Solved structure of RNA (28S ribosomal RNA, nucleotides 431 to 1125) from Mus musculus, 439 nucleotides shown. Among the 70 different proteins in the entry, which are not shown, are 60S ribosomal protein L14, Small ribosomal subunit protein uS12 and Receptor of activated protein C kinase 1.
Context: one part of a larger RNA, bound to proteins that are not shown
RNA sequence: GUAAACGGGUGGGGUCCGCGCAGUCCGCCCGGAGGAUUCAACCCGGCGGCGUCCGGCCGUGCCGGUGGGCGGAUCUU
RNA sequence: GGGACCGCCCCCGGCCGGCGACCGGCCGCCGCCGGGCGCACUUCCACCGUGGCGGUGCGCCGCGACCGGCUCCGGGACGGCCGGGAAGGCCCGGUGGGGAAGGUGGCUCGGGGGGGGCUCACCCCGAGUGUUACAGCCCUCCGGCCGCGCUUUUCGCCGAAUCCCGGGGCCGAGGAAGACCGUCGCCGCGCUCUCCCUCUCCCGGGUGGGGGCCGGGCCGCCCCUCCCACGGCGCGACCGCUCCGGGGCGGACUGUCCCCAGUGCGCCCCGGGCGUCGUCGCGCCGUCGGGUCCCGGGGGCGUCGGUCACGCGUGACGAAGCCGAGCGCACGGGGUCGGCGGCGAUGUCGGCUACCCACCCG
Numbered sequence: 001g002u003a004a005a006c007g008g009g010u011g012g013g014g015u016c017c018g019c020g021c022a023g024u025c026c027g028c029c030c031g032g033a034g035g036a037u038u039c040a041a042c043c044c045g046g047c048g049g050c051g052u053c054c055g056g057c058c059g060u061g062c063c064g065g066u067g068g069g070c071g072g073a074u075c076u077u
Numbered sequence: 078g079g080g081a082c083c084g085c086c087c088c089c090g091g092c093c094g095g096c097g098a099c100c101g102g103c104c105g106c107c108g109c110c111g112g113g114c115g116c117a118c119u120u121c122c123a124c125c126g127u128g129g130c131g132g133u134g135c136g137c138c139g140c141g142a143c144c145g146g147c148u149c150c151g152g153g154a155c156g157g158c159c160g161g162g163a164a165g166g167c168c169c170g171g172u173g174g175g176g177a178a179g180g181u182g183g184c185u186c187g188g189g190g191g192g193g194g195c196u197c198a199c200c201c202c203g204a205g206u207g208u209u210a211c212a213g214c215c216c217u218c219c220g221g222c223c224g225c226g227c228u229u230u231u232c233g234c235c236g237a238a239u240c241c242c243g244g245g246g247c248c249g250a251g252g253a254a255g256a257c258c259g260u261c262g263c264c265g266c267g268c269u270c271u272c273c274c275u276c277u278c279c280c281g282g283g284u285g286g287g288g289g290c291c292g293g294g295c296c297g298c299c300c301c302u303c304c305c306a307c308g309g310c311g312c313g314a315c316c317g318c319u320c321c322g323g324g325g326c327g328g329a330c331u332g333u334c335c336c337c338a339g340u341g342c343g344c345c346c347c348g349g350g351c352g353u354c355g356u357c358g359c360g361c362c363g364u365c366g367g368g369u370c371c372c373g374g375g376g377g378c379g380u381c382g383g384u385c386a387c388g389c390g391u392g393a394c395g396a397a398g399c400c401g402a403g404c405g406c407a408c409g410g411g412g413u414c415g416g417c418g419g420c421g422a423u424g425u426c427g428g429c430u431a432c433c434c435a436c437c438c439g
Base pairs, nucleotide, nucleotide: 006439007438008437009436010435011434012433013432016428017427018426020425021424025132026131027130028129029128030126031125032124034122035121036120042113043112044111045110046109047108048107049106050105051104053102054101055100058094059093061092063090064089065088067087069085070084071083072082074081075080076079136420137419138418139417140416141414142413143412144249145248146247147246148245149244150243151242152241153240154239155236156235157234158233162232163231165223166222167221168220170219171218173217174216175215176214183206184205185204186203187202188201189200190199192197265406266405267404268403269402270401272289273288274287276285278283280282293381294380295379298376299374301373303368304367305366306364307363308362309361310360311359312358313357314356315355316352317351318350319349320348322347323346387395388394
C1' cells in the first nucleotide's frame, strides 16, 4: 500500500465565533439610612364614558295634496 | 294631441318605530387631566442587605435523593387439584402367606494366593446345586405414625385456590385542575368534635407509641331440622319393545306326509328380560354442595362497605322544608428537590450543517 468518492456513528486536530472567562433578570414583602413631595379626601376649571328627559333628523305604515313628476297593451271626448 | 284612471317617485303637513358605519341639548352617575389646599406614621424616587416568597434561568463540567410510567430480573412466603397424586420412610411390624434369580449362607468340584510345619489350614476366585440360613429381592393379607410435587432439588398442572420485599436499565410528554397562594378532582385512609386506660422521654402538666367501650347478623363443635341439586344403592307401581317361554282358537309347509313332522299368524292370560340403565313415588348413603350461609337450642374466637327517624314489627307500610364540620397522610387526572459539589482570563470553557484526518459497520 486494497482506485477514488459516499451513508451512519464517534474521536483528534484547525480556522473562526460567544461586549466567554466569577453569571442572570423581573414583581411583592422585610429591615437600615437618604431625598422630594404629590398623594387620601375636599374646592375650581376642562374633556370623556353610560343612560323615556327634550328637540332635530332616518324612516315603515297611514291619511290629508300647492302637488305638476315618471310611466302604463286602462278609459278616451 | 289634450285629458280622466291606475302604480310608483320625491316633496309638504299631521299621526306612527327604532341609533349604530346618523346629531345635538338638559340632568345625574362614573373616570381622567390641569390648578389650589392638604406639609408629613401618607405618597413617591434611588441605595444597601451575601434578606424572604413567586416566576425564569446555571457560564461550563458533574453528583445525589425521593415520586411516577414502561421493562428485564432476584429473593421469601401461602394455597388448590390428581388415582381426594404416584412413590418413599419408621415401628426387628405381624405371631404372617407365597415366588423366583442378576440366587446370600451352606454343600460339592476345580483354581489362585496364606500360616504353622509336602497332610492340617486363613483368605480370595470360578462352576454347579439349591429358596433365607452367617445377605437381600418381588407380589400379597391385617395395622399404626411420618412424608406426599425443593423437610434435605424423585416425577406435574395451576392461583378470586396469591401475596410481600428487593435490584438493574430507559423515560418525565402536559402546564390556569378553585373573593394569601388553585398544597386541587376522583380514589383509599388517619386524628378531633364522648369517656376512660398504661408506656416513651421532657421539664403537676406537655410529647409521641398502644388498649377498651353498644345493640345486631354470619362463621367457627354437638343431638338435631326442612327443602332443593348432583351422584350412588335398593324397594314397589305404571308404560313401551322382546322371547329364551307355556297352555286353545284358524292358515299355509315337508319324497318320514292317511297312523308324520314341523312354520309363522290373530284373541288369550301367566313367566322372564331389556328399555340408557324409561315415568312415577318411597326409603338409605355421599357433598370445604346451595337456600342474602334454612329453622329454631346449648355450652365451648374470628368476621360484616351491617347500626336513618316514630308507630312498630314479623323484616310490611307509612317520611313538608334550603345542610356533617375542622385538620392531616397519601401506591390518588404524565417530576420535582423549600438538595449538593468543582473549575476558572494567557490559559482554558462551549460551539460549528461546517475544514482536514482516523477508525468500525453499511
The structure was determined by cryo-EM at 2.46 angstroms resolution and released in 2025.